[PDB]
Context: one part of a larger RNA, bound to proteins that are not shown
């Protein structure tokens, strides 16, 4: 080669009396790295909870050469503790501390609307700690 | 009872700032659109050059049943399907209706004809141009008909009532406009809503009234209805498309029917006239001549050549192989076998009889390769609820095999489904859904120890 | 002694039997032409014995969470009205419910989806199953069914835990797919309940 | 202190 | 047949799971093939593993997003040319 | 620095910004949608080459198809653009004819 041929779809090899571009600091080609926005993946983590729990002791109760543990009570402490817990929620500005992609977009400043760009100033008020008062909340009448 | 507490809730936007952040201000468009502004190499310095892009061919990896058609269902072992030119199928004329587009509007609109530019020109001129006390559609409609024949108001109730004419007959709903009133936004002019009153245009929905039918009635200022009435007119021509019908009727097809004609060269059957029929077998009547017998008559042996007689050619036919062949020699033939071969026998030529007829020793055979009704034309593109086909492109939207009627079941018509054109004041009369509240029900279940049926068994009583 | 006959009761039943009675369903009504309110008003040949009552048609005022809390609606809700007019009237398939039928890829309904008219991504294949429905691409996630090759994924994953041995249709990995299997049966392995003996 | 073996009665 | 030796745990009864056994066709054939049994079968159960947190990985004409088309019951902005501006460039 | 700016249903759409929706037999209905034969304008082309016919001629349009290149093809016709009109588009009806 023997998938009967034909056919989509993507590429590549060679071939093209076809189009168009371009030949100087110039390209409308290839091609890499820079930024810029914009998206698209990520590292960075905090509140509540936790008691059928965590410890010490005493008694039991186990099993051993003998102990100790698993196991039950009664008592007294308490934060298994933030890289404890595979429990509920989680809003942490990829800017401070330059994360990766964009051959998945579109530009190189032809009105960069920006916590990011450009000036001012060491202030601003957000949380979180302590904490007045007055209601609310919770136990006892 | 107010008392103890408060994880640290609400006000005070409480205090402390010990810890934790950055904070604040800033550029319209005098740009209505689109398009034009790095960086470092590679290749390109006019060549048969360099790049992109088309384009052909192969080759890999995955995908990837044959159109079209009828059908629930096609790749089908469903039907058409070997190429390739050229033809090849919703047309035209008429009635009606809607949509749209044009003119004119209570009137619109011809049509035949004419008249003259034209009583002229090869033609252009079959056209334009112009006319119409007509016709026609409508301005009125009812009633089987004779006939009748519709405004409003006002004041009154007259079997024809008076008077007025600038008027939507009235309610209810409802464009725009105008009077305000409120909200959101404003570049501060405005302008987006929603509303209130008035008047409401087109609608639409209850009366009313009036006109012609036909009626009840207590006879009225009454009732009940009918109409393809009427209530400030909407016709009309004419031009398009789409629907419905009629004709060939989107294209191609039956098995029939019906008219006049042509045929007996094939081949049925009669009838004139000509032709044919090898060789044998069998041996009918009549006849000779012997034998028998009393008669009647019987027995032998010959001649003789009869038959829809048998053997078997030529003719004339076909059994049977169910042979050859079966796109052959042939649209019926070939080979051996076979029937018959003096007869109802084969055969030339003339003649005679036919198309719902002819002819047939009868097989519906035969009647020019055509017969349970031949051929030829024409009626005839006969019809087909049935098969087959039905020609270019995108782009918005999208189905039904249900229901009712039918001599209906392979087919119509009629509703739903669906497309187009709208049309009204853009949330108004919304909902394949909830919630409440309030109606409706006898299906799963359950029941025979309750009615109605079925059906199993002990117990007390009598 | 039966047996019958009453009484109470038991065993078992019903599409054409019910006392009771669902789930699902099906009318209505939930404030803008409406309804409420007023010794309100006007008219009627309308009920009453009459009427200030009742009934109906208007008319002039009022009020109006435009509908409050009580779980107390929600909408990709422009509502109605026309006019012209095509295809189509052979249908199948399925979850449920259901009738005939031994039954059947049989035959006949009901409710709704679906195919037919439709590819696509899945079950190797399959008009109806599963997933999801469809201008022309990219990239990033998924359904649905996978991750041992074929074959994209565990280059055969866990630092999860049982259970299985199955010889000539060759155990098993078949949702629809009944697309192939039962009564019975096993001292094959692994569990389980409940006595007993020691 | 079984269930099974071994002896025996 | 009965008692007593000997040092352990025995027996009866029932109900799952999994596998076997019932389980016989006709062209060679079909968990789709190959296989697989520390399964690549069956049930359960996870996402990198008792470490310290709740999204292992692959496939659409589906979903988000982004480019283009095309049509709408579309939605809005602009349309009084602002001013200035010759070539040779 | 160039170049355009149309009061608009459709066109190379008057230009810009948004937003949604797209598949589909039978069927509908739409297209400044495509192509053919001929009138009626109106504007061009051709002996330096009409039509027709050819194709690894490429270029536009989703598409019907349009236009251009080349003929070592051809020898007289003809194209666009409004309107008007009709015997107007073929892959297959055991479709006609005609050739393979």
């Nucleotide at each position: 080669g023997a998938c009967a041929a034909u056919g989509g779809a993507a590429g590549u090899a060679c071939c093209u009396c076809c189009a168009u571009u371009u030949c100087a600091a110039c390209g409308g080609c290839c091609a890499g790295a820079a930024c810029c926005a914009g998206c698209c993946c990520u590292a960075c983590u905090g509140c509540a909870u936790u008691a059928u729990c965590c410890u010490g002791u005493c008694g039991g109760g186990g099993a051993u050469c003998a102990a100790a543990a698993u196991c039950c009570g009664g008592c007294g402490g308490g934060c298994a503790a933030c890289g404890a817990a595979g429990u509920g929620c989680a809003a942490g500005a990829a800017u401070c501390u330059u994360g990766g992609g964009u051959c998945u977009u579109g530009g190189u400043g032809a009105a960069a609307u920006g916590a990011g760009c450009g000036g001012a100033g060491u202030a601003u008020u957000u949380g979180a700690g302590c904490u007045g008062c007055g209601c609310a909340c919770g136990g006892c009448g | 009872c107010g008392c103890c507490g408060c994880a640290c809730g609400c006000a005070c936007u409480g205090g402390u700032u010990u810890c934790u952040u950055c904070u604040c201000c800033g550029u319209g468009a005098u740009g209505c659109u689109c398009c034009a502004u790095g960086u470092u190499g590679g290749c390109g310095a006019u060549g048969g050059a360099a790049a992109u892009g088309g384009g052909g061919u192969g080759c890999c990896c995955c995908c990837a049943c044959c159109c079209g058609u009828c059908u629930u269902g096609a790749a089908a072992c469903a039907c058409g399907g070997a190429c390739c030119a050229a033809g090849g199928a919703g047309u035209c004329a008429a009635a009606c209706a809607g949509a749209c587009g044009c003119g004119c509007a209570a009137g619109g609109g011809a049509g035949g004809a004419g008249a003259u530019a034209u009583g002229g020109u090869u033609g252009c001129c079959a056209g334009u141009a112009c006319u119409u006390c007509u016709c026609u559609c409508g301005u009125a409609c009812u009633g089987a008909a004779a006939g009748g024949g519709a405004g409003a108001u006002g004041c009154a109730a007259a079997a024809u009532g008076c008077a007025u004419c600038u008027g939507u007959g009235g309610u209810g709903u409802g464009c725009a406009c105008a009077c305000g009133u409120c909200a959101a936004a404003u570049c501060c002019g405005u302008u987006u809503g929603a509303u209130u009153u008035g008047c409401c245009c087109a609608a639409c929905a209850c009366c009313g009234a009036c006109c012609g039918g036909c009626c009840c009635u207590c006879c009225g200022u009454g009732g009940g209805u009918u109409g393809c009435g009427u209530u400030g007119g909407a016709g009309u021509g004419u031009g398009c498309c789409u629907g419905u019908u009629u004709g060939g009727a989107c294209c191609c097809g039956a098995a029939a029917g019906g008219u006049g004609g042509u045929g007996a060269a094939c081949u049925a059957u009669g009838c004139c006239u000509g032709a044919a029929c090898a060789a044998g077998g069998u041996g009918a009547a009549g006849c000779c001549c012997g034998g028998g017998g009393a008669a009647a008559c019987c027995c032998a042996g010959g001649u003789g050549g009869a038959g829809g007689c048998c053997u078997g050619u030529a003719g004339c036919g076909a059994u049977g192989c169910u042979g050859a062949c079966g796109u052959g020699c042939a649209a019926a033939u070939c080979g051996c076998u076979c029937g018959u071969a003096u007869g109802a026998u084969u055969u030339g030529g003339g003649u005679a009889u036919c198309g719902g007829a002819g002819c047939g020793a009868a097989a519906g055979a035969c009647u020019c390769a055509u017969c349970g009704a031949a051929c030829c034309a024409c009626c005839u593109a006969g019809u087909a609820g049935c098969u087959g086909g039905u020609u270019c492109a995108c782009a918005u939207c999208g189905a039904a095999g249900u229901u009712u009627c039918c001599c209906u079941c392979a087919g119509g018509a009629u509703a739903g489904c669906u497309g187009g054109u709208g049309c009204u004041a853009g949330u108004a009369g919304a909902a394949g859904u909830a919630u409440u509240g309030u109606g409706c029900g006898g299906u799963a279940a359950a029941g025979c120890a309750a009615a109605u049926g079925a059906u199993u068994a002990g117990a007390g009583g009598c | 002694u039966c047996g019958a006959c009453c009484u109470a009761u038991u065993c078992u039943c019903a599409a054409a039997c019910u006392u009771u009675a669902a789930a699902u369903g099906u009318g209505c009504a939930a404030a803008c032409a409406a309804a409420c309110c007023g010794u309100g008003c006007c008219u009627u040949a309308g009920c009453c014995a009459a009427c200030u009552g009742c009934a109906a048609g208007g008319c002039c005022g009022g009020a109006a969470a435009g509908a409050a809390a009580a779980g107390a609606a929600u909408u990709a809700g422009a509502g109605g009205c026309a006019c012209c007019a095509a295809g189509u009237g052979g249908g199948c398939c399925u979850u449920c419910u259901u009738c005939g039928g031994u039954a059947a890829g049989c035959g006949g309904a009901g409710c709704a989806g679906g195919c037919g008219a439709u590819g696509c991504g899945g079950a190797a294949u399959g008009a109806a199953c599963c997933g999801c429905u469809u201008a022309g691409g990219g990239a990033u996630a998924u359904g649905u069914g996978g991750c041992g090759u074929c074959a994209a994924a565990a280059c055969u994953u866990a630092u999860g835990g049982g259970c299985u041995c199955a010889u000539u249709c060759u155990c098993g990995a078949u949702a629809c797919g009944u697309g192939a299997a039962a009564a019975g049966g096993g001292u094959g392995u692994u569990g389980g309940u409940g006595g007993a003996u020691a | 202190c079984a269930g099974u073996u071994g002896g025996a009665c | 047949c009965c008692a007593a030796c000997c040092g352990a745990a025995u027996c009866c009864a029932c109900c799952g799971g999994c596998c076997c056994c019932g389980a016989a066709a006709a062209u060679g054939g079909a968990u789709g093939a190959c296989g697989c049994u520390u399964a690549a079968g069956c049930c359960c159960a996870a996402u990198u593993a008792g470490u310290g947190a709740u999204u292992g990985c692959c496939c659409a004409u589906u979903a988000u997003u982004c480019c283009u088309u095309u049509g709408g019951u579309a939605a809005g902005g602009g349309c009084g040319g602002a001013a200035a501006c010759a070539a040779a460039u | 620095g160039g170049a355009g700016a149309a009061a608009g249903u459709g066109u190379a759409g008057c230009c810009c910004u948004u937003c949604c929706g797209a598949u589909g037999u039978a069927g509908a209905u739409g297209u400044g949608g495509c192509c053919u034969g001929g009138a009626g304008g109106u504007u061009a082309g051709g002996a330096c080459g009409a039509a027709g016919c050819u194709u690894a001629u490429g270029g536009c349009g989703u598409g019907a198809g349009c236009c251009u290149a080349a003929g070592a093809u051809g020898g007289a016709c003809c194209g666009g653009c409004c309107u008007c009109u009709a015997g107007u588009g073929c892959a297959g009806a055991u479709c006609u004819u005609g050739g393979u």